[PDB]
The depositors describe the entry as "RNA Duplex containing the internal loop 5'-GCAU/3'-UACG".
This is an experimental structure of RNA, with 20 nucleotides shown.
The 2019 paper behind the entry is "Nuclear Magnetic Resonance Reveals That GU Base Pairs Flanking Internal Loops Can Adopt Diverse Structures".
The entry is an ensemble of 20 models.
Released in 2019, the model rests on solution-state NMR data.
RNA sequence: CGGGCAUCCG
RNA sequence: CGGGCAUCCG
Numbered sequence: 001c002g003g004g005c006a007u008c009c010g
Numbered sequence: 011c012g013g014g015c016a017u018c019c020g
Base pairs, nucleotide, nucleotide: 001020002019003018004017007014008013009012010011
Other pairs, nucleotide, nucleotide, family: 005016cWW006015cWW
């Protein structure tokens, strides 16, 4: 620099 | 929808 996953609160 | 946290691949 290019492309993804996951999580908390209202 | 708005405000935070965490994570993988090329």